[PDB]
RNA sequence: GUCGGGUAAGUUCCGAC
Numbered sequence: 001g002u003c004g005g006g007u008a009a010g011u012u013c014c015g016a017c
Base pairs, nucleotide, nucleotide: 001017002016003015004014005013
C1' cells in the first nucleotide's frame, strides 16, 4: 500500500495479504 476491525470521522494502532 490493499482488505478487515475500532471511530461520526483513525497518515498512529490491531488482524490479514

Solved structure of RNA (ribosomal 23S RNA) from Escherichia coli, 17 nucleotides shown. The depositors describe the entry as "Models for the T. thermophilus ribosome recycling factor and the E. coli elongation factor G bound to the E. coli post-termination complex". The structure was determined by electron microscopy at 9.9 A resolution and released in 2012. The entry also contains 30S ribosomal protein S12, Ribosome-recycling factor and Elongation factor G, not shown here. The 2012 paper behind the entry is "Structural insights into initial and intermediate steps of the ribosome-recycling process".